[PDB]
RNA sequence: CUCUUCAUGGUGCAGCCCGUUAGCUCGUCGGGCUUUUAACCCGAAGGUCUUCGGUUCAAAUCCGGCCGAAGAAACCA
Repeated sequence: CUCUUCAUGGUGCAGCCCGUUAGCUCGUCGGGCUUUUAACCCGAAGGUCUUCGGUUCAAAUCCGGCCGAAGAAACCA
C1' cells in the first nucleotide's frame, strides 16, 4: 500500500447480510424451596449494540472517511 474480518452490561458470548425499538450465564441486591446450611429456582438493576454522517416509515444491524485490533500479499524517492 491492496484485499478481507471483528468490535455489544463489570465480564464473556447471542442477534435478523434488511430494519421496526437488544438477550444467556457468571458478578450485585432481594425473594422462593429446606427443620437449617450448601446446592437449586425466580425477579430487579446493569449496554442502548465504538464515533460521525447519509438509508428510508424508522439502522447493532445497508453504504461511506474516521477511529483500533487481526489475516494474506507487495515495496527504487